[PDB]
RNA sequence: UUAGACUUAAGUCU
RNA sequence: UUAGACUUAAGUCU
Ligand code: AMP
Numbered sequence: 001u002u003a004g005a006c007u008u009a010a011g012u013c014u
Numbered sequence: 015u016u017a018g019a020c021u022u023a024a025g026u027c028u
Base pairs, nucleotide, nucleotide: 003028004027005026006025007024008023009022010021011020012019013018014017
C1' cells in the first nucleotide's frame, strides 16, 4: 500500500 | 410494527 465479510452507532435513500 | 441498499464513525474476523 490493496481486497472482503460481520458487529455497534449515525446519516441519505427505497 | 417490519424489510432493504449505500455512506460515515468505531470494533472484530478472513
Ligand atoms: P487493519 O489494521 O488495516 O484494519 O487490518 C490489517 C489486517 O488486514 C492484516 O494484518 C490482514 O489480516 C488483513 N488484510 C488486508 N488485506 C487483506 C487481503 N487482501 N486479504 C486478507 N487479509 C487482508
Shown are 28 nucleotides from a PDB entry: RNA. The depositors describe the entry as "RNA UU template binding to AMP monomer". The structure was determined by X-ray crystallography at 1.9 angstroms resolution and released in 2023. Crystals were grown from: 10% v/v MPD, 0.040 M sodium cacodylate trihydrate, pH 7.0, 0.012 M spermine tetrahydrochloride, 0.020 M magnesium chloride hexahydrate. It is bound to adenosine monophosphate (AMP).